The RNA (E-site tRNA) from Sulfolobus acidocaldarius DSM 639 has 18 modelled nucleotides. The source organism's lineage runs through Archaea, Thermoproteati, Thermoproteota, Thermoprotei and Sulfolobus acidocaldarius. Primary citation: Wang et al., Nucleic Acids Res. (2023), "Cryo-electron microscopy structure and translocation mechanism of the crenarchaeal ribosome". The reconstruction used 772,574 particles. Released in 2023, the model rests on cryo-electron microscopy data to a resolution of 2.72 angstroms.
RNA sequence: GCCCGGA
RNA sequence: UCCGGGCACCA
Numbered sequence: 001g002c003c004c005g006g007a
Numbered sequence: 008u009c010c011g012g013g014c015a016c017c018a
Stems, first nucleotide, its partner, number of pairs: 002013006
Other pairs, nucleotide, nucleotide, family: 002014cWW
C1' cells in the first nucleotide's frame, strides 16, 4: 500500500 | 490518527 477490529 | 490479526509488496 489493503482488508478488518480496537482508540 | 494509532494499535492488533490475516494477506497484498522484483529499484
It comes from the structure "Cryo-EM Structures and Translocation Mechanism of Crenarchaeota Ribosome". Among the 37 different proteins in the entry, which are not shown, are 50S ribosomal protein L23, 50S ribosomal protein L3 and 50S ribosomal protein L5.